[PDB]
Context: bound to proteins that are not shown
Molecule: sc1
RNA sequence: GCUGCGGUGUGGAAGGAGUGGCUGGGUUGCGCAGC
Repeated sequence: GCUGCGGUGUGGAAGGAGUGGCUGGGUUGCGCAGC
């Protein structure tokens, strides 16, 4: 420098990989893993 997993949640127990994300935790936070 790049990439994979709703795996994590002061909702994570009816969800996803942001076709909700200028509506929040979150300029996609947190953890794990690979090149």